[PDB]
Context: bound to proteins that are not shown
C1' cells in the first nucleotide's frame, strides 16, 4: 500500500 | 537525517496452564519369584529443535 | 483450551 | 447494586449479558517421525 | 499404552 | 502481595512510529 463499523487484519 | 515511545528491564508467594518427576488404573512386552502361595513382583512402552494448520 | 486487554452491541 | 478472587478487589472514568478483536502462555492436525528410539 | 491421580516446575 | 524514612540496575542491539 490495503481490508474491518471498531478492536484491528493483511500485503 | 532527526524525533519520541517500546523491548532490553528487573518481586517473594500463590493461583492456573503446559514441562518434568512420582504414583495408580489399563493393556502389552521381558525378565524374576514359584516349598507353598503369587490373574502375581520389576522393567520397559520412548517422541528433539524447526515448521503447518490451526 | 485457560488468563489478560480492548472493541462492538443491549 | 452486581461482578470478582484461596486472598487484601471492581463497576457510568462502562459492571455485567450476547458476538468480535487482541496477547500470553496451551491444546490438538499435521511435516520432523519411524527410514530413530526400544526391547526381544 | 494411553489415561489417571500427587509434587515440581515456569509465567 | 508484605517491609519499606527499603520501592526494589544500566546501555548497546532491537523494534514501532511520528516526520520526512
Nucleotide at each position: 500500500g490495503u481490508g474491518g463499523a471498531a478492536a484491528u487484519g493483511c500485503g | 537525517g532527526c524525533c519520541a515511545g517500546g523491548u532490553g528491564a528487573c518481586c517473594a508467594a500463590u493461583c492456573a496452564a503446559u514441562c518434568c518427576u512420582c504414583c495408580c488404573a489399563c493393556g502389552g512386552u521381558g525378565a524374576g519369584c514359584u516349598u507353598u502361595c503369587u490373574u502375581u513382583u520389576c522393567a520397559c512402552c520412548a517422541u528433539a529443535a524447526u515448521c503447518c494448520a490451526c | 483450551u485457560u488468563g489478560g486487554g480492548c472493541c462492538u452491541u443491549u | 447494586c452486581g461482578a470478582g478472587u484461596u486472598g487484601u478487589u471492581c463497576g457510568g472514568a462502562a459492571c455485567g449479558g450476547g458476538g468480535g478483536c487482541u496477547c500470553a502462555a496451551g491444546a490438538u492436525u499435521g511435516a520432523a517421525a519411524a527410514a530413530u528410539g526400544c526391547a526381544g | 499404552u494411553u489415561g489417571u491421580g500427587a509434587g515440581u516446575u515456569c509465567u | 502481595a508484605u517491609u519499606a524514612a527499603a520501592g526494589c540496575a544500566a546501555a548497546a542491539a532491537c523494534c514501532u512510529g511520528g516526520g520526512g
Annotation: Solved structure of RNA (srRNA1) from Trypanosoma cruzi, 146 nucleotides shown. The entry also models magnesium and zinc ions. Method: electron microscopy, resolution 2.54 A. The entry became public in 2016. The entry is indexed under Trypanosoma cruzi, ribosomal subunit, assmebly, multiply fragmented rRNAs, 2.5 angstrom cryo-EM structure, RIBOSOME. The sample was in a buffer at pH 7.2. The work is reported in "Structure and assembly model for the Trypanosoma cruzi 60S ribosomal subunit" (Liu et al., Proc.Natl.Acad.Sci.USA, 2016).